This is an experimental structure of RNA from Escherichia coli, together with DNA, with 97 nucleotides shown. The structure was determined by cryo-electron microscopy at 3.4 angstroms resolution and released in 2023. Ions in the entry include magnesium. The depositors describe the entry as "Cryo-EM consensus structure of Escherichia coli que-PEC (paused elongation complex) RNA Polymerase minus preQ1 ligand".

Context: bound to proteins that are not shown
RNA sequence: GCAGAGGUUCUAGCUACACCCUCUAUAAAAAACUAAGGACCACACGA
DNA sequence: CTCTGAATCTCTTCCTCGTGTGGTCAGGACG
DNA sequence: CGTCC
DNA sequence: GAAGAGATTCAGAG
Repeated sequence: GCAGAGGUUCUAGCUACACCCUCUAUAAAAAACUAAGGACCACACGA
C1' cells in the first nucleotide's frame, strides 16, 4: 500500500494470491522475508 | 395405386470412483 | 533466421 | 455383442 521507483539482503521485489516504509518524478537510517505452469489412449489392479 | 403394417437399416448408449505403469501430427529443407 | 508445404 | 428406438424403405390388399 493498488498507477512507478528506491531502501538495508541476494539479479530482481511496484500487493503478482503474494511480506515492511516513503512520495508524485527525488533514492536511503532499518531487523523477520520471496517465484504466480502442466492433456488424451492403452494396460494392470482395488472396492 | 396409395397407403397399412412390417421388415430393414441406422443411431445411441451399455456404473462409478480410485491407484500403479507405459505410449501418443510424425515440417524439413530452402529463400 | 523465418517460412511453406 | 446387444438391446432397444426410430427413421426408412416397402409392401398386400382392396
Chauvier et al. published it in Nat.Struct.Mol.Biol. in 2023: "Structural basis for control of bacterial RNA polymerase pausing by a riboswitch and its ligand".